This is an experimental structure of RNA (SR6_chain_6) from Leishmania major strain Friedlin, with 71 nucleotides shown. The reconstruction used 150,124 particles. It was solved by cryo-EM to 2.25 angstrom. The 2026 paper behind the entry is "A small nucleolar RNA dictates the structure and function of translating ribosomes in Leishmania". It comes from the structure "CRYO-EM STRUCTURE OF LEISHMANIA MAJOR 80S RIBOSOME WITH A/P/E-SITE TRNA AND MRNA : LM32CS1C1 M2 OE MUTANT".
[PDB]
Context: bound to proteins that are not shown
C1' cells in the first nucleotide's frame, strides 16, 4: 500500500433430535368421538427504535455497475 474492483439477508429465537404404518393428548368402540395452543408460517428485517405531532432531500436534470455497502 498497491487496490479501482465481481458477489447485494442480518440473528445471542433457524442454526437440538427423532418419526412419515400414523410425536398434542385421551377414552374405546379401533375409526370414531372427546379436550386442547385446534394439529398448514424459525425469528428479526423492507426508512419516525414505530404507526404520530413530524421531519433535510432537487440542478445526480428522463433508462445506464446502487455515484454506496459495517443491517
Nucleotide at each position: 500500500a498497491u487496490c479501482g474492483a465481481a458477489u447485494c439477508g442480518c440473528c445471542a429465537c433457524c442454526u437440538a433430535c427423532a418419526a412419515g404404518a400414523c410425536u398434542g393428548g385421551a377414552g374405546c368402540u379401533u375409526g370414531c368421538u372427546c379436550c386442547c395452543u385446534c394439529g398448514a408460517a424459525g425469528g428479526c428485517g423492507c426508512c419516525a427504535a414505530g404507526u404520530a405531532u413530524a421531519u433535510u432531500c432537487a440542478u445526480g436534470a428522463u433508462c445506464a455497475c446502487a455515484a454506496g455497502a459495517c443491517a